[PDB]
Context: bound to proteins that are not shown
RNA sequence: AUGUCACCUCCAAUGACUAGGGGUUUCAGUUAUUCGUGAAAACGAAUGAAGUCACUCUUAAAGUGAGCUGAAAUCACUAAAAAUUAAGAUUGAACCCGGCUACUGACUCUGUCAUCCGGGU
DNA sequence: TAGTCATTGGAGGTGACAT
Numbered sequence: 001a002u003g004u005c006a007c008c009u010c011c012a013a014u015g016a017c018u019a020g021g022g023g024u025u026u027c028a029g030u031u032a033u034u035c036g037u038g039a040a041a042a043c044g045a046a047u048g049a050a051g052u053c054a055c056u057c058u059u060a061a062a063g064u065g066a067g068c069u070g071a072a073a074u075c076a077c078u079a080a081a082a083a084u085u086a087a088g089a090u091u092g093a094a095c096c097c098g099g100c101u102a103c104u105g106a107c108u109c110u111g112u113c114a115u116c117c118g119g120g121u
Numbered sequence: 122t123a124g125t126c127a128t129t130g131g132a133g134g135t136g137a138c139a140t
Base pairs, nucleotide, nucleotide: 001140002139003138004137005136006135007134008133009132010131011130012129013128014127015126016125017124018123019122023074024073025072026071027070028069029068030067032047033046034045035044036043037042052066053065054064055063056062086091094121095120096119097118098117099116104114105113106112107111
C1' cells in the first nucleotide's frame, strides 16, 4: 500500500413509521334576513359556515354559469381491516394473530408489551 | 412540507493480522 474485521465522525443514497396543509371531483347550501351605528352613502354584530358576480329573458319570477362555504370521495375487484399506486422469473414491503421456551427493542426489568421471533393474509 | 427510526456505500481515522 490494499484485503478482511471491529469501532468513530461526516457525506450521499435508500425505505420505514407518524402525519400535516393545500388541490381536484361529487353532493348540498348560498345569490340574503334581523338588530343597532349613522339623515344617508356605508359600518359592525347575530343567524353553524358561506351569502358575490355574470349571460339568457316579460320588468317580476325563472333558467344557466361562476364564485364562496360545509361535508363527502379521492385508485378497482373490496369488504370489518390487511394487502392495494413496486416488481413479477424470483420477491420485497406492510399488517394481523400467538409467544416470551428466546434473538432484538421499550419500560415500572422474577415480568409485561413489541417494530422482535414463529406463522398467516 | 414536518417529525422520528434504521440501513447501505464512500471519504477521513484508530486498532488486529495477512498478503
An RNA structure, together with DNA, in which 140 nucleotides are resolved. The reconstruction used 77,059 particles. The depositors describe the entry as "Structure of PsCas9 in complex with gRNA and DNA in product state". It was solved by electron microscopy to 2.9 angstrom.